[PDB]
Context: one part of a larger RNA, bound to proteins that are not shown
RNA sequence: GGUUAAGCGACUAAGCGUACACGGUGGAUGCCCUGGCAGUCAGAGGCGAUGAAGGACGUGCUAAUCUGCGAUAAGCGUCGGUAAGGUGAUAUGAACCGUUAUAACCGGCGAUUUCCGAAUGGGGAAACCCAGUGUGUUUCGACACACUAUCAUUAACUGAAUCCAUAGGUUAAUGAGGCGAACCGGGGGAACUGAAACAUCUAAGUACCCCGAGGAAAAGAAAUCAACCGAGAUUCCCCCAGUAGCGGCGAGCGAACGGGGAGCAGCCCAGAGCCUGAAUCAGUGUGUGUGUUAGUGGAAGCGUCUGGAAAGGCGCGCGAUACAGGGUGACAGCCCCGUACACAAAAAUGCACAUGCUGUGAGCUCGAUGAGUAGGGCGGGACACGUGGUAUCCUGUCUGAAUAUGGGGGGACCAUCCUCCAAGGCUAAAUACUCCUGACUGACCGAUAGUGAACCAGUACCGUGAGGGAAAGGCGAAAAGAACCCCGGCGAGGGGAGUGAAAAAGAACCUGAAACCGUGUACGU
Numbered sequence: 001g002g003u004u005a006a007g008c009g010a011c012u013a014a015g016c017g018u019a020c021a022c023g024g025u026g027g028a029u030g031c032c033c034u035g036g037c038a039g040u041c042a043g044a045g046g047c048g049a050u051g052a053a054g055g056a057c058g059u060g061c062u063a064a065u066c067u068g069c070g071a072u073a074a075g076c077g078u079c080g081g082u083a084a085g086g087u088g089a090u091a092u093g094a095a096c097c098g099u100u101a102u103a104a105c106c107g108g109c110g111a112u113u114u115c116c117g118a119a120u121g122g123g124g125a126a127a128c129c130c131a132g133u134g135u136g137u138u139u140c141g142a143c144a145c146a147c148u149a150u151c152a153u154u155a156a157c158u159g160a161a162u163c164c165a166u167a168g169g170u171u172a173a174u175g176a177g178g179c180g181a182a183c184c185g186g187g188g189g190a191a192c193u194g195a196a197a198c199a200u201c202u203a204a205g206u207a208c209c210c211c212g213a214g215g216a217a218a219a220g221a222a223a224u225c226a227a228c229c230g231a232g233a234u235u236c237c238c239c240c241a242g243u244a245g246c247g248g249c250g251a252g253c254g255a256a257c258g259g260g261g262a263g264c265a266g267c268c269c270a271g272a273g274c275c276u277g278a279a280u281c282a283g284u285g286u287g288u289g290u291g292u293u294a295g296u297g298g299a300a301g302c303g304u305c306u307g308g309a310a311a312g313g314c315g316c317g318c319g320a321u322a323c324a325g326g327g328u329g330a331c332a333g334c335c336c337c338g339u340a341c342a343c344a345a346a347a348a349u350g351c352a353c354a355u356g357c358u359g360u361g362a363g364c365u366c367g368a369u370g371a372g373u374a375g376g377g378c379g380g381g382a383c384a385c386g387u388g389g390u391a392u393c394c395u396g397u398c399u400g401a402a403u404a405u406g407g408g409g410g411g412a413c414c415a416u417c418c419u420c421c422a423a424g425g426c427u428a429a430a431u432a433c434u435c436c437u438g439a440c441u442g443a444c445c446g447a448u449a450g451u452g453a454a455c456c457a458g459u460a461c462c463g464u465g466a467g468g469g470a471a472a473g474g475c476g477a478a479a480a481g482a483a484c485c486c487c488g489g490c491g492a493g494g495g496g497a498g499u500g501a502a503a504a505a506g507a508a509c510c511u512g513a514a515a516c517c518g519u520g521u522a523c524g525u
Base pairs, nucleotide, nucleotide: 015525016524017523018522019521020520021519022518023517024516030510031474032473035445036444037442038441039440040439041438042437043436044434045433046179047178054116055115056114057070058069059068061093064090065089066088076110077109078108079107080106081105085097086096087095121130122129123128131148132147133146134145135144136143137142150176151175152174153173154172155171156170157169158168183214184212185211186210187209188208194201198248224231225230235262236261237260238259239258245253246252266426267425268424269370271366272365283357284356285355286354287353288352289351290350291349292348293347295343296342297341301316302315303314304313305312317334318333319323325337326336327335375399376398377397378396379395380394381393382392385411406421407420408419409418410417461468462467481509484496485495486494487493
Other pairs, nucleotide, nucleotide, family: 013014cHS013015cHS025515tHS026514tHS027512tWS027513tHS028512tHS029511cWW033446tHS033447tWH035450tSS035451tHS036450tSS048118tWS049120cWH049177tWS051118tHS051119tWS052119tHH052178tWS053117tHS054126tWS055127tWS058073tSS060066tWH060088cWH063091tWW065456cWS067074cWH075111cWW079346cSS080294tSS082104tWS083101tWS083103tHS084098tWS084101tHH085103tSS108347tSS116126cSS124126cSS138141tWS149177cWH159167tHS160166tWH161165tWH162164cHS162165tWS180181cHS182215cWW182433cSS183432cSS184217tSS189205tWS189207tHS190206tWH191204tHH192203tHS193202cWW194251cSS195250cSS200250tWW201250tWS201251tWS201386tWS205206cHS214216cSS215432tWS216431tWH219234cSS220233cSS220428tHS221265tWS221266tHS221427tWH222232tHS223407tSS224419tHS225419tHS226229tWS226418cWS227410tWS228417cWS233429tWW234263cHS234430tWW240257tHS241256tHH242243cHS242254tWS243255tWH244254tHS245384tSS247250tHS247251tHS247386cWS250386cWH251386cWW262430cSS263429cSS264428tWS265427tWS265428tWH273364cWS276278cHS277278cWS277361cWS278361tWS279361tHS280360cWW281359cWW282358cWW298322tWS298340tHS299319cSS299322tWS299338cWH300333tSS300334cSS306310tWH307309tHS307330tWS308329tSS309329tSS310312tHS322339cWS324338tHS328332tWH332335tWH345346cHS345347cHS371402tHH372373cHS372400tHS373401tWH373423cSS374400tHS383391tWW385388cWS388389cHS388390tHS395396cHS401422cWW404421tWS434435cHS445449cSS446454tWS447454tWS447473tHS449454tWH452457tSS453457tSS457471tHH458459cHS458469tWS459470tWH460469tHS463465tHS463466tHS475479tHS475505cSS476478tHS476480tHS476502cWS477501tHH478500tWS479503tWW480499cSS480505tWW481506tSS481507tWS482497tWS482506tWH482507tHH483497tHS488491tHS488492tHS498506tWW499503tWH500502tHS500505tHS
C1' cells in the first nucleotide's frame, strides 16, 4: 500500500442573525426669508342716497385664475414729475408703441363708473321679475333719457264725522337710513366658580344682548372738602393703605382725609335799562407760513493670490456731516441702489398766523336766583359701607316745604359754630383706544415655530345652518431647465451625449438624519 472493523470527523444554508460597504424610502437637521409677533415715534381717526362695506357679472391679441378697471372697462382727459424704454402676473409668444418728448411709469385734479347690496318705483328664492309718469326721438316696429321708497321736520294747497275746525290727503324743501376693530356713555344683565358642602356673600355690574356718540367720550366750575387753620371746577398718575372700615365679622370686599405730580380756564340762560355792537364765536374769504400728496443732485479703487465666480487674502490708495440699510456669481465705505447733506410743485389739501363780508353779541347799573322740587312714609338700588347706631346719593309708589330774614352739608341725632347755595345749561388740556398709513426698533419666531394662512387661506374640505377649518416654503449665480443618439407602446422609466462649480443640484430638484426595506462580503446558525 489493499479489505474489514472500531473510534473520531471537516465541506450543506431552505432560510435566519450580527458587523461592515453600497443603496432605497422618508423628510429630520443646519442654513434661508418678499411671512408673522411685539413695540416706539408720527399720521389719520371714519365710509355711505354725489349710492357705502361687501359682492355678481363683465373687461386683453386671451382659454383659466390673480391684479386692475367698468360697456370710455389692465383703462379716457388734463396739469406736473420723469423718461429710453414700454403694452400688470402665472407666461412665453403675437401684434405693436416709443427714444427729446402726447411711448410707458409716478403724483394732483377730473371723466367714465354695468348689476346686486341701506337699495330707495313695486316685487323677489341677492346680483333677477314687472311698472307708472314725464319729456324727447321714430324709419311707426319702436327708442333714449330723467323721475317715482320710508320716516322726521317745515311749507303750500286741500279736506271728514261736524257749523267753524281738527283729524286726514297730496305736492315741494331739508335731513335721516346702512357699514365699521378698539376706546366711550347709557338700557338690561348671567352662571360656572370661591366660600374646601350651601342659601347670605362671591364670581361681577364681569361675559353677553341692546341703544347712542365722538375723535376721543364722559366729567366739570362746589347746596365740595376741611376743622375754627385753610383749600378752591373736572380728568389722569404716584402715595395715603391692604390702613379705616364692610364682612354667614366667613370666604372675601376695601375707602377717604391729607400729600406729591400731569394739565389747567372759565363762562352763559332764568331780564330790563344803558350802551350798542366792543372780546369771544361759526361759516366764509383772502393772503402768509409751515406741512402732505410726484420728484432732483448726492463722495471716493486699483493691482495681485485662491476660486466657477471675489466683495475674501496680500499690497498700495481714496471719500466720509455719507461705515443706516439693501443688492451684486463667497464677506464691498469707494460696482449698483441708497445713506449724510442740499434741493423741488402746475394741482389739491392739513394746520398755524393775518386782516376783509357776515351772524352769534362785549363792558355796565338795577334787578332776578331753577317746586310736584328739597324733605318725608313704603319697596329697591348706589355709595369700600351686606340696615346695622347708618349719615349721603338715586327713585317705582304715596306725599310734600322754606324760598335768602331762606336753604344744603359737616356719617344716627340735638345745640353751637364753620362752610356751601340743589331742583337750568356750556366748556379746551392732562386721560382711553387702533380697522387703517409711514418710518424705525427687538437678548421676538424662523416652515409641527411665527398669524389659521411665508404658498391664489378663511381657500380645499366638513356641516341643512349657525359654524368648523387644513395641508402645502427652498433647483441653479444665471434656465445655461438637458440639442442629438439608444432600449421602450411615436409610453412610463432609463442609459449616453451636452449645460453647469456641482445633475450622487434634473425639476419626484439645497442639506438629506431616524424608523422601515434591500443587494454584496465576513463569521455564526

23S rRNA, nucleotides 1 to 525 from Escherichia coli: 525 nucleotides with solved positions. The entry also models magnesium ions. Primary citation: Nissley et al., Rna (2023), "Interactions between terminal ribosomal RNA helices stabilize the E. coli large ribosomal subunit". It holds a match to the Rfam family "Bacterial large subunit ribosomal RNA". Rfam links the family to the GO terms ribosome and structural constituent of ribosome. Released in 2023, the model rests on electron microscopy data to a resolution of 1.85 A. The sample was in a buffer at pH 7.5. The depositors describe the entry as "E. coli 70S ribosome with an improved MS2 tag inserted in H98".